[PDB]
Context: one part of a larger RNA, bound to proteins that are not shown
RNA sequence: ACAAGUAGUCAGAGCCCGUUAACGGGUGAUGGCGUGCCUUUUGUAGAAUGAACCGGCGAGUUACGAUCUCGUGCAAGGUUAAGCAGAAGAUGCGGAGCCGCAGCGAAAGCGAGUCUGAAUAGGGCGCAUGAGUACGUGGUCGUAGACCCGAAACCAGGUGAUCUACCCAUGUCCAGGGUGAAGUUCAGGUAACACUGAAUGGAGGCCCGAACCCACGCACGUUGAAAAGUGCGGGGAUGAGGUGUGGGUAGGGGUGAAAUGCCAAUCGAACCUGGAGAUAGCUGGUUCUCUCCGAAAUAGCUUUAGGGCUAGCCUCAAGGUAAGAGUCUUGGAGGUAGAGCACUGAUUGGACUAGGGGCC
RNA sequence: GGUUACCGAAUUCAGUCAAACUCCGAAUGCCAAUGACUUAUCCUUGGGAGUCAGACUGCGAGUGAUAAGAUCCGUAGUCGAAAGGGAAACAGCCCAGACCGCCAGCUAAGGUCCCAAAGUAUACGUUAAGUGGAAAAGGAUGUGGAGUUGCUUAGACAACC
RNA sequence: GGUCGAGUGACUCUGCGCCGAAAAUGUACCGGGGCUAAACGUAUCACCGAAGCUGCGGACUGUUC
RNA sequence: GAACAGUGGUAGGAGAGCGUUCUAAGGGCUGUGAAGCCAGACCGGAAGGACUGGUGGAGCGCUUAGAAGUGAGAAUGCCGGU
Numbered sequence: 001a002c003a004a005g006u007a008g009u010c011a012g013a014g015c016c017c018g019u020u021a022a023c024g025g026g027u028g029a030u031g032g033c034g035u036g037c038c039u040u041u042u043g044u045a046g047a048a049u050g051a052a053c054c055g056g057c058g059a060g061u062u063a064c065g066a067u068c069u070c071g072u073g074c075a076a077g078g079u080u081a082a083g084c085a086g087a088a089g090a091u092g093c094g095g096a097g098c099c100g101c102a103g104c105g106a107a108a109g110c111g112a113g114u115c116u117g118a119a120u121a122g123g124g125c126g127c128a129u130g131a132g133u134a135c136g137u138g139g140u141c142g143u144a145g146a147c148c149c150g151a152a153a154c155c156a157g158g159u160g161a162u163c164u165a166c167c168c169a170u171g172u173c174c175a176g177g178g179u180g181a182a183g184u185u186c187a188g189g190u191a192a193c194a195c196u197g198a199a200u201g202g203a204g205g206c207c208c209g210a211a212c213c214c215a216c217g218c219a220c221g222u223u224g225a226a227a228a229g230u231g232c233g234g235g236g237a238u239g240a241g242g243u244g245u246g247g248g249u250a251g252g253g254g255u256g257a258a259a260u261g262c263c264a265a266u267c268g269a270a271c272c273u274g275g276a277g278a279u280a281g282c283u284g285g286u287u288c289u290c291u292c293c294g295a296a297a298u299a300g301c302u303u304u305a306g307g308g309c310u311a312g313c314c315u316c317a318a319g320g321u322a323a324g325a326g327u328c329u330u331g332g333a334g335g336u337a338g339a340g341c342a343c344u345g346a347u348u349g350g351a352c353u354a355g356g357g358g359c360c
Numbered sequence: 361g362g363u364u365a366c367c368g369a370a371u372u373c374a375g376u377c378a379a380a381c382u383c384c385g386a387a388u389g390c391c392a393a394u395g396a397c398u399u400a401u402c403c404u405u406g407g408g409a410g411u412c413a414g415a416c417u418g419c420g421a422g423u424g425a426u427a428a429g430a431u432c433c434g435u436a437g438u439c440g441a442a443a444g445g446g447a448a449a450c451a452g453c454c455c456a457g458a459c460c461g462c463c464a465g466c467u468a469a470g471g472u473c474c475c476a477a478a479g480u481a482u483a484c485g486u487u488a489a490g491u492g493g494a495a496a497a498g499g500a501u502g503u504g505g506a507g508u509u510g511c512u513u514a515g516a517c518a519a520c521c
Numbered sequence: 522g523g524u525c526g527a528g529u530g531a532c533u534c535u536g537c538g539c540c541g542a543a544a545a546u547g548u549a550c551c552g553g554g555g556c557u558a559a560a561c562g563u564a565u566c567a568c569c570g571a572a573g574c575u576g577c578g579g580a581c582u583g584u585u586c
Numbered sequence: 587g588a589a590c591a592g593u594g595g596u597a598g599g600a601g602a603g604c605g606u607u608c609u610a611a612g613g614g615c616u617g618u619g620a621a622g623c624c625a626g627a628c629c630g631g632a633a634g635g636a637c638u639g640g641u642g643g644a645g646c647g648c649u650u651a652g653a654a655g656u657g658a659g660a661a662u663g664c665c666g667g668u
Base pairs, nucleotide, nucleotide: 008033009032010031011030014027015026016025017024020636037050039048052668053667054666055665056664057663062144063143064142065141066140067139068138070136071135072134073133074132077099078098079097083093084092085091103110104109113125114124115123116122147285148284150282154275155274156273157272158271159270165249166248167247168246169245170244171243172242173241174239176208177207178206179204183200184199185198186197187196188195212236213235214234216233217232218231219230220229251267253263254262255261260269288603289602290601291600292599293598298311299310300309301308302307312411313410314408315407316406317405318404319403320402323401324399325398326397327396328395329393330392331391332390338384339382340381344378345377346376348374349373350372351371355367356366357364358363359362414439415438416437417436418435419434420433422431423430444455445454446453459579460578461577462576464575465574466573470569471568472567473554474553475552479566481565482564483563484562485561486560492556498540499539502537503536504535505534506533507532508531509530510529511528580593581592582591583590584589585588586587604657606654607653608652609651610650614646615645622641623640624639625638626637628635629634
């Protein structure tokens, strides 16, 4: 053990307990509701991505500069660096230097003005409308690997031909069987030769076929017996043959009966270390809480389009302050909807004919 | 130089149409002024950003075939970044904005037979198709309501000399 | 054309229906059951219904005093 | 303290806090049992904080201030275990 399940949650009997004593604890028939988390997205329960689980470790740092806010000291001033002495200290000394107190001009220069300009004009930037500086904390920026992880690659110096490619020296292997080149001999043969036959002879990237080497077909194997094999067949098998030993050639290079093939299970440029934390406008990830406020997915420009910059929109502070907004009222610019035919264009019927075409 | 159904410019009368026609011309929107009533924003400077893939819906256009859950603008909303209720389920539709707690109450959209809270409500009509609960040209003595009209007790319409 | 005893035939507009109407796993555009109203139109009133609004209690932020 | 108003939120801005290791100064705790670990029906608006018991067997809180290798659930993350 009649049940349809992101597994909980709220409701709830029953049964079992008895606590940091609380309108308690465990379990849960049954009812309602209810598609994990993260990332990335216009939008993900997603039939997109990531995590087997648990644990540990694992991402805006520091230095030096810049700037702003806050704090402190002093203030038209503020402040020392190196260095010397001193606990690896505080601190004292050290005024060289730095910033500020004045600006304007490309500059000479002039100076509360100055520059432009012929100008006592006008205009630009300044003054009048006065605060800085040293240090500290915090925010952000710059230079540094600069939030973390991640290429493919590039360069430098090395290590590799015990695999494999080709070569060099020196060895060695190839059961058996077949075919019958040249030549030779003899016979015939001719004036000589040709030429013919027979025998002999034993050529060949010759033939059949084991070893050996190869790898054509199929099946099997495919977390294998094996990171390339096995089984059954197959090809070469005296050669441009197989194979042993010792050697040679090295990466912007070798070697290649040439497939970009092979150079130690790596090859359109080997391997190792270093430059090196290469670079990555790309993807992934970035760890405690609550509160206040709260976007954008647009414009412009961009070797730009999935990036960036300025503007727009958010936030915090300090100011100005009431300058904003809604509605009513009033005025105005403007040519859409509608409509119309006044223009342009299209277009229907009637009247009407200039003219043209058939037919005098 | 003469005649015709053959076409015809102009003229004229009447009649159509237009994103790139206008003798005209709104609603709105926009710019202001002026107070009033209301509301609390607005501007400047400085610090710090993020964003530069948008989506659908309604309305106004283009592109397309007046196709697309299409594309591209304009305009409002919602989603994005918004939970709750409704639309079975359902980002973008309808209603509506979650600081927490309550075994209180009133409402919105949408509902009230049972699932499933609330009317098997009331009144008057319609439908017979399970229409409701997917579809067109077109076709039809379906049925309800209006209205016009021919003909008719000098007797119609149908039937039957 | 004559016989027989009350209607009969067009047309327009409009409400609601009917046919037109065939798709592939299984009823399969009402969510289902089922509904002749539990459908549609008009009108009326009750009620339900949200994290809207209110009530009661608590927290925090802001402004004013 | 009163009244009045407000308190959905991604990117993101701003604020207030929790906890971790270390240091300095107070002050303390601890073999009559430190840290760690296990359990519980406790407390605080959250991060979190106590108390009691068990294990453990020697170290550790608290206050104020300072300094950071300061918080992990995701990286086909690394290592270990299973």